[PDB]
Notes
An RNA structure, in which 38 nucleotides are resolved. Released in 2013, the model rests on X-ray diffraction data to a resolution of 1.65 angstroms. On the sample the depositors note: vitro transcription. It comes from the structure "Crystal Structure of an Expanded RNA CAG Repeat".
RNA sequence: UUGGGCCAGCAGCAGGUCC
RNA sequence: UUGGGCCAGCAGCAGGUCC
Numbered sequence: 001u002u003g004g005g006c007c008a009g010c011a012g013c014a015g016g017u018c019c
Numbered sequence: 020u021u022g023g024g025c026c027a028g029c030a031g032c033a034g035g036u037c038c
Base pairs, nucleotide, nucleotide: 003038004037005036006035007034009032010031012029013028015026016025017024018023019022
Other pairs, nucleotide, nucleotide, family: 002004tHS008033cWH014027cWH021023tHS
């Protein structure tokens, strides 16, 4: 996102942590 | 998203697959 379970891509917003 | 590695939340867009 979907009526819903699982997965993935693009693009935002806010964070945790390290360099 | 970030200068960058890893993780997480919110909210969009498009998909794969199953019910």